Keywords: HIV-1, TAR-PolyA region, RNA. Solved structure of RNA with a sequence from Human immunodeficiency virus 1, 36 nucleotides shown. The source organism's lineage runs through Viruses, Ortervirales, Retroviridae, Lentivirus and Lentivirus humimdef1. It was solved by solution-state NMR. Primary citation: Obayashi et al., Sci Rep (2021), "Influence of the 5'-terminal sequences on the 5'-UTR structure of HIV-1 genomic RNA". NMR data were recorded at pH 6.5 and 283 K.
RNA sequence: GGUCUCUCUUCGGGGAACCCACUGCGAAAGUAGUGU
Repeated sequence: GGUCUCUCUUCGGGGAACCCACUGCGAAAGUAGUGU
RNA backbone atom coordinates (compact mmCIF):
# COMPACT_ATOMS: atom_id res chain seq x y z
O5' G A 1 -0.97 4.54 0.71
C5' G A 1 -0.59 3.23 1.15
C4' G A 1 -0.68 2.25 0.00
C3' G A 1 -1.92 1.37 0.00
O3' G A 1 -2.96 1.94 -0.77
C1' G A 1 0.00 0.00 0.00
P G A 2 -4.45 2.02 -0.17
O5' G A 2 -4.99 0.52 -0.25
C5' G A 2 -5.38 -0.05 -1.50
C4' G A 2 -5.35 -1.55 -1.41
C3' G A 2 -6.49 -2.19 -0.63
O3' G A 2 -7.67 -2.32 -1.41
C1' G A 2 -4.44 -3.18 0.01
P U A 3 -9.11 -2.30 -0.69
O5' U A 3 -9.06 -3.55 0.31
C5' U A 3 -8.97 -4.88 -0.19
C4' U A 3 -8.90 -5.86 0.96
C3' U A 3 -10.22 -6.10 1.69
O3' U A 3 -10.46 -7.49 1.89
C1' U A 3 -8.56 -5.48 3.24
P C A 4 -11.94 -8.08 1.75
O5' C A 4 -12.78 -7.27 2.84
C5' C A 4 -14.06 -7.73 3.26
C4' C A 4 -14.12 -7.78 4.78
C3' C A 4 -15.52 -7.99 5.36
O3' C A 4 -15.48 -8.87 6.48
C1' C A 4 -14.68 -5.82 5.93
P U A 5 -16.73 -9.84 6.77
O5' U A 5 -16.34 -10.56 8.13
C5' U A 5 -16.08 -9.81 9.31
C4' U A 5 -15.41 -10.69 10.35
C3' U A 5 -15.83 -10.42 11.79
O3' U A 5 -16.90 -11.26 12.19
C1' U A 5 -13.50 -10.16 11.62
P C A 6 -17.87 -10.79 13.39
O5' C A 6 -16.87 -10.44 14.58
C5' C A 6 -16.26 -11.46 15.36
C4' C A 6 -15.41 -10.86 16.46
C3' C A 6 -16.13 -9.90 17.39
O3' C A 6 -16.82 -10.60 18.42
C1' C A 6 -14.03 -8.99 16.75
P U A 7 -18.34 -10.20 18.77
O5' U A 7 -18.23 -8.71 19.33
C5' U A 7 -17.58 -8.44 20.57
C4' U A 7 -17.34 -6.96 20.72
C3' U A 7 -18.56 -6.07 20.58
O3' U A 7 -19.27 -5.97 21.82
C1' U A 7 -16.75 -5.17 19.34
P C A 8 -20.68 -5.20 21.89
O5' C A 8 -20.27 -3.70 22.27
C5' C A 8 -19.62 -3.42 23.50
C4' C A 8 -19.34 -1.94 23.62
C3' C A 8 -20.50 -1.01 23.28
O3' C A 8 -21.35 -0.78 24.41
C1' C A 8 -18.60 -0.33 22.07
P U A 9 -22.74 0.01 24.22
O5' U A 9 -22.29 1.52 24.01
C5' U A 9 -22.92 2.36 23.04
C4' U A 9 -21.96 3.43 22.58
C3' U A 9 -22.54 4.49 21.65
O3' U A 9 -23.15 5.57 22.37
C1' U A 9 -20.60 3.60 20.67
P U A 10 -24.74 5.81 22.28
O5' U A 10 -24.92 6.90 21.12
C5' U A 10 -26.21 7.24 20.63
C4' U A 10 -26.34 8.75 20.49
C3' U A 10 -25.69 9.36 19.25
O3' U A 10 -26.37 10.53 18.78
C1' U A 10 -24.51 10.05 21.18
P C A 11 -26.90 10.60 17.26
O5' C A 11 -25.59 10.55 16.35
C5' C A 11 -24.67 9.47 16.46
C4' C A 11 -24.73 8.57 15.25
C3' C A 11 -26.13 8.24 14.73
O3' C A 11 -26.17 8.04 13.31
C1' C A 11 -25.12 6.27 15.54
P G A 12 -25.47 9.11 12.32
O5' G A 12 -24.01 8.52 12.09
C5' G A 12 -23.17 9.00 11.03
C4' G A 12 -21.96 9.70 11.60
C3' G A 12 -20.64 8.93 11.46
O3' G A 12 -19.80 9.52 10.46
C1' G A 12 -20.90 9.92 13.64
P G A 13 -18.54 8.69 9.88
O5' G A 13 -17.30 9.21 10.75
C5' G A 13 -16.24 8.33 11.11
C4' G A 13 -16.01 8.37 12.61
C3' G A 13 -14.68 7.78 13.09
O3' G A 13 -14.13 8.56 14.15
C1' G A 13 -16.46 6.64 14.11
P G A 14 -12.59 8.36 14.58
O5' G A 14 -12.65 7.35 15.81
C5' G A 14 -13.27 7.73 17.04
C4' G A 14 -13.16 6.61 18.06
C3' G A 14 -11.93 5.73 17.99
O3' G A 14 -10.81 6.36 18.63
C1' G A 14 -13.87 4.42 18.42
P G A 15 -9.32 5.86 18.29
O5' G A 15 -9.32 4.33 18.72
C5' G A 15 -8.31 3.44 18.24
C4' G A 15 -8.08 2.33 19.25
C3' G A 15 -7.38 1.10 18.69
O3' G A 15 -5.97 1.17 18.87
C1' G A 15 -9.44 0.45 19.62
P A A 16 -4.98 0.70 17.69
O5' A A 16 -5.16 -0.88 17.65
C5' A A 16 -4.66 -1.70 18.70
C4' A A 16 -5.33 -3.06 18.67
C3' A A 16 -5.03 -3.90 17.44
O3' A A 16 -3.79 -4.60 17.57
C1' A A 16 -7.35 -3.94 17.88
P A A 17 -2.95 -4.98 16.25
O5' A A 17 -3.90 -5.99 15.47
C5' A A 17 -4.24 -7.26 16.03
C4' A A 17 -5.40 -7.87 15.28
C3' A A 17 -5.08 -8.40 13.90
O3' A A 17 -4.56 -9.73 13.94
C1' A A 17 -6.98 -7.02 13.76
P C A 18 -3.57 -10.24 12.79
O5' C A 18 -4.49 -10.29 11.48
C5' C A 18 -5.44 -11.34 11.30
C4' C A 18 -5.91 -11.38 9.86
C3' C A 18 -4.81 -11.47 8.80
O3' C A 18 -4.41 -12.81 8.55
C1' C A 18 -6.26 -9.71 8.24
P C A 19 -3.01 -13.10 7.80
O5' C A 19 -3.13 -12.30 6.42
C5' C A 19 -3.93 -12.80 5.35
C4' C A 19 -3.75 -11.94 4.11
C3' C A 19 -2.33 -11.80 3.59
O3' C A 19 -1.94 -12.93 2.82
C1' C A 19 -3.43 -9.69 3.54
P C A 20 -0.40 -13.15 2.44
O5' C A 20 -0.07 -11.94 1.45
C5' C A 20 0.96 -11.00 1.74
C4' C A 20 1.12 -10.04 0.59
C3' C A 20 2.55 -9.59 0.32
O3' C A 20 3.23 -10.51 -0.54
C1' C A 20 1.16 -7.69 0.44
P A A 21 4.83 -10.52 -0.59
O5' A A 21 5.19 -9.19 -1.41
C5' A A 21 4.80 -9.04 -2.77
C4' A A 21 5.16 -7.66 -3.27
C3' A A 21 6.64 -7.29 -3.17
O3' A A 21 7.38 -7.74 -4.30
C1' A A 21 5.37 -5.61 -2.13
P C A 22 8.76 -8.52 -4.10
O5' C A 22 9.82 -7.37 -3.80
C5' C A 22 10.39 -6.60 -4.85
C4' C A 22 10.98 -5.32 -4.31
C3' C A 22 12.29 -5.44 -3.57
O3' C A 22 13.41 -5.57 -4.44
C1' C A 22 10.86 -3.97 -2.40
P U A 23 14.77 -6.26 -3.90
O5' U A 23 15.47 -5.12 -3.03
C5' U A 23 16.52 -4.32 -3.58
C4' U A 23 17.12 -3.43 -2.51
C3' U A 23 18.03 -4.12 -1.50
O3' U A 23 19.34 -4.34 -1.99
C1' U A 23 16.55 -2.69 -0.35
P G A 24 20.25 -5.49 -1.33
O5' G A 24 20.42 -5.04 0.19
C5' G A 24 21.42 -4.09 0.57
C4' G A 24 21.34 -3.81 2.05
C3' G A 24 21.89 -4.88 2.98
O3' G A 24 23.31 -4.82 3.06
C1' G A 24 19.87 -3.99 3.85
P C A 25 24.14 -6.13 3.50
O5' C A 25 23.59 -6.47 4.95
C5' C A 25 23.92 -5.65 6.07
C4' C A 25 23.26 -6.20 7.32
C3' C A 25 23.59 -7.64 7.66
O3' C A 25 24.81 -7.73 8.39
C1' C A 25 21.25 -7.25 7.90
P G A 26 25.51 -9.16 8.61
O5' G A 26 24.53 -9.93 9.60
C5' G A 26 24.56 -11.35 9.72
C4' G A 26 23.38 -11.83 10.53
C3' G A 26 23.28 -13.34 10.70
O3' G A 26 23.96 -13.77 11.87
C1' G A 26 21.25 -12.53 9.80
P A A 27 24.98 -15.01 11.80
O5' A A 27 24.07 -16.28 12.16
C5' A A 27 23.05 -16.72 11.28
C4' A A 27 23.20 -18.20 10.99
C3' A A 27 21.93 -18.91 10.58
O3' A A 27 21.75 -18.89 9.16
C1' A A 27 22.92 -20.07 12.38
P A A 28 20.27 -18.72 8.55
O5' A A 28 19.50 -20.02 9.05
C5' A A 28 18.27 -20.42 8.43
C4' A A 28 17.35 -21.05 9.46
C3' A A 28 16.11 -20.24 9.79
O3' A A 28 15.02 -20.57 8.94
C1' A A 28 17.25 -20.76 11.79
P A A 29 13.96 -19.43 8.52
O5' A A 29 13.47 -18.83 9.92
C5' A A 29 12.64 -19.58 10.79
C4' A A 29 12.54 -18.90 12.14
C3' A A 29 12.00 -17.48 12.12
O3' A A 29 10.58 -17.46 12.20
C1' A A 29 14.01 -17.55 13.38
P G A 30 9.71 -17.30 10.85
O5' G A 30 10.32 -16.01 10.14
C5' G A 30 9.94 -14.70 10.55
C4' G A 30 10.95 -14.15 11.53
C3' G A 30 11.05 -12.63 11.57
O3' G A 30 10.15 -12.07 12.52
C1' G A 30 13.20 -13.54 11.25
P U A 31 9.72 -10.53 12.39
O5' U A 31 11.10 -9.73 12.53
C5' U A 31 11.76 -9.62 13.78
C4' U A 31 12.94 -8.68 13.67
C3' U A 31 12.64 -7.32 13.06
O3' U A 31 12.23 -6.39 14.05
C1' U A 31 14.46 -8.29 11.91
P A A 32 11.37 -5.10 13.62
O5' A A 32 12.42 -4.17 12.87
C5' A A 32 13.42 -3.46 13.59
C4' A A 32 14.27 -2.64 12.65
C3' A A 32 13.52 -1.66 11.76
O3' A A 32 13.31 -0.41 12.41
C1' A A 32 14.97 -2.96 10.43
P G A 33 12.21 0.61 11.83
O5' G A 33 12.76 0.98 10.38
C5' G A 33 13.90 1.82 10.22
C4' G A 33 14.17 2.06 8.75
C3' G A 33 13.00 2.59 7.95
O3' G A 33 12.83 3.99 8.13
C1' G A 33 14.01 0.83 6.75
P U A 34 11.37 4.58 8.45
O5' U A 34 10.49 4.13 7.19
C5' U A 34 10.94 4.41 5.87
C4' U A 34 10.16 3.60 4.87
C3' U A 34 8.66 3.86 4.82
O3' U A 34 8.35 4.92 3.92
C1' U A 34 9.26 1.57 4.39
P G A 35 6.89 5.61 3.94
O5' G A 35 6.14 4.93 2.71
C5' G A 35 6.55 5.17 1.37
C4' G A 35 5.83 4.24 0.42
C3' G A 35 4.35 4.57 0.19
O3' G A 35 4.01 4.41 -1.19
C1' G A 35 4.55 2.37 1.01
P U A 36 4.22 5.63 -2.21
O5' U A 36 4.01 4.97 -3.64
C5' U A 36 3.84 5.77 -4.81
C4' U A 36 2.63 5.31 -5.58
C3' U A 36 2.71 3.90 -6.15
O3' U A 36 1.45 3.22 -6.04
C1' U A 36 2.44 5.43 -7.92